Entry title: Crystal structure of Pepper RNA aptamer in complex with HBC599 ligand and Fab BL3-6. The RNA (RNA aptamer) has 67 modelled nucleotides. The work is reported in "Structural Basis for Fluorescence Activation by Pepper RNA" (Rees et al., Acs Chem.Biol., 2022). Released in 2022, the model rests on X-ray crystallography data to a resolution of 2.66 A.
[PDB]
RNA sequence: GGUACCUACCAAUCGUAGCGUGUCGACCAGCUGCGAAACACGCAGCUGGCACUGGCGCUGUAGGUAC
Numbered sequence: 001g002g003u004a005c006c007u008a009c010c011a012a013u014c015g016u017a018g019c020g021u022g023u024c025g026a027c028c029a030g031c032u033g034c035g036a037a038a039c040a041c042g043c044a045g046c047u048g049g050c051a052c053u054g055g056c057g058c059u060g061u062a063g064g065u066a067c
Stems, first nucleotide, its partner, number of pairs: 002067008017059005025052001027049009
Other pairs, nucleotide, nucleotide, family: 013016tWH014054tWS016018tHS016019tHS022023cHS022051tWS022053cWS023024cHS023025cHS023053cWW026050cWW037040tWS051052cHS051053tHS051054tWS
């Protein structure tokens, strides 16, 4: 040097160093099928929000660690 990894990378903007991505699920509202069922409760599905979950893809800079 190369590879892998650790830490850090203003504010705002979900998040991230930055760009992209809105989910197996949570949450808010609304709709539908069904449960002896107008509300409430339960199971299953859909639509919109949201970004709790801070995941995944790519691209780094600095320092550092190890082959």